Primary citation: Kiliszek et al., Nucleic Acids Res. (2017), "Stabilization of RNA hairpins using non-nucleotide linkers and circularization". An RNA with a sequence from Homo sapiens: 52 nucleotides with solved positions. NCBI's taxonomy places the organism under Eukaryota, Bilateria, Eutheria, Haplorrhini, Homo. Released in 2017, the model rests on X-ray diffraction data to a resolution of 1.51 angstrom.
RNA sequence: GCUGCUGCUGCUGCUGCUGCUGCUGC
RNA sequence: GCUGCUGCUGCUGCUGCUGCUGCUGC
Numbered sequence: 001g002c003u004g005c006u007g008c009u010g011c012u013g014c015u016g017c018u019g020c021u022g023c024u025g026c
Numbered sequence: 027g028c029u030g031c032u033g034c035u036g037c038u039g040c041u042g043c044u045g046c047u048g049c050u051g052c
Base pairs, nucleotide, nucleotide: 001052002051004049005048007046008045010043011042013040014039016037017036019034020033022031023030025028026027
Other pairs, nucleotide, nucleotide, family: 003050cWW006047cWW009044cWW012041cWW015038cWW018035cWW021032cWW024029cWW
């Protein structure tokens, strides 16, 4: 170094919860 | 401020790609 299996970064994407902004009705 | 719809943070989780570590075989 490669393979399989944990773990952890980096980079797209998705989900759930919350906050802020624009528009909207109140 | 609340509701619906974009957008963007914060916090769990998942997916894809890559890197590093442990163990493993090579």